[PDB]
Context: bound to proteins that are not shown
RNA sequence: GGGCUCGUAGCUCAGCGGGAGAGCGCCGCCUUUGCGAGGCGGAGGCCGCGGGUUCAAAUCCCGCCGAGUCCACCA
Numbered sequence: 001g002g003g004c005u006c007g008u009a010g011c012u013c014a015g016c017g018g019g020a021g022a023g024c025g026c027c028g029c030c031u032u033u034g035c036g037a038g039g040c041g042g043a044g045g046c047c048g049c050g051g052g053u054u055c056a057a058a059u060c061c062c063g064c065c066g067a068g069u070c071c072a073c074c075a
Base pairs, nucleotide, nucleotide: 001071002070003069004068005067006066007065010024011023012022013021018055026042027041028040029039030038031037032036048064049063050062051061052060
Other pairs, nucleotide, nucleotide, family: 008014tWH008020tWS009010cHS009022tHH015047tWW017054tWS021045tWH025043cWW032035cWH034036cSS053057tWH054056tHS
C1' cells in the first nucleotide's frame, strides 16, 4: 500500500427481513450424599454510531467508529 472477516446478555457465539435466542457464568428453589451436580425458575440487551431501502431492519445496502487478518512489488 491492496484485499477480506467480525461488532447481539458478563463471556463464547447462533440468529441474517415480520417473536431478541443458546451454552457457560450470576441469583433462588427443589431433589439428591453421587458436594458434584441435577431439576424447575429469575435477573441480565439502546443487536457499536449515522443514514438509505421497505408496510416492516438485529437481519439488506452505503458511510463512520472499533476490533481482526492475509497478501504486497526482494538473482
Method: X-ray diffraction, resolution 3.3 angstroms. The entry became public in 2014. This is an experimental structure of RNA with a sequence from Archaeoglobus fulgidus, with 75 nucleotides shown. The entry also contains Alanine--tRNA ligase, not shown here. Entry title: Crystal structure of Archaeoglobus fulgidus alanyl-tRNA synthetase in complex with wild-type tRNA(Ala) having G3.U70. Rfam match: tRNA. It is annotated as a transfer RNA. From the family's description: Transfer RNA (tRNA) molecules are approximately 80 nucleotides in length. Their secondary structure includes four short double-helical elements and three loops (D, anti-codon, and T loops). Further hydrogen bonds mediate the characteristic L-shaped molecular structure. tRNAs have two regions of fundamental functional importance: the anti-codon, which is responsible for specific mRNA codon recognition, and the 3' end, to which the tRNAs corresponding amino acid is attached (by aminoacyl-tRNA synthetases). tRNAs cope with the degeneracy of the genetic code in two manners: having more than one tRNA (with a specific anti-codon) for a particular amino acid; and 'wobble' base-pairing, i.e. permitting non-standard base-pairing at the 3rd anti-codon position. The family is grouped with related families in Rfam's "tRNA clan". Ions in the entry include magnesium. The 2014 paper behind the entry is "The selective tRNA aminoacylation mechanism based on a single G.U pair". The source organism's lineage runs through Archaea, Methanobacteriati, Archaeoglobi, Archaeoglobaceae and Archaeoglobus fulgidus. Crystals were grown from: PEG 6000, citrate buffer, CdCl2, MPD, pH 6.0, VAPOR DIFFUSION, SITTING DROP, temperature 293K.